[PDB]
RNA sequence: CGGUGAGAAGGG
RNA sequence: GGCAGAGAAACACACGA
RNA sequence: UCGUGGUGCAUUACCUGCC
RNA sequence: UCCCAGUCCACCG
Numbered sequence: 001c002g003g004u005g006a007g008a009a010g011g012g
Numbered sequence: 013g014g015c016a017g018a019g020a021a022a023c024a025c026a027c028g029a
Numbered sequence: 030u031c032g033u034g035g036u037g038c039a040u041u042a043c044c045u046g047c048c
Numbered sequence: 049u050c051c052c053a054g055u056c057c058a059c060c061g
Base pairs, nucleotide, nucleotide: 001061002060003059004058005057010052011051012050013048014047015046016045017044023054025034026033027032028031029030
């Protein structure tokens, strides 16, 4: 730096 | 409602103060 | 606490088209 | 529950 997963806050 | 186009705000983060 | 920034160049309100 | 996914976490390159 990239990918997947999870996902805080807030919106819907 | 699905797809497509357009699209801010809120929040988080960073920096400045 | 306030201001500014973008990767938010997003998408989720609002708007348009097709079905 | 679900959609979104600038911080954080996990795994992979």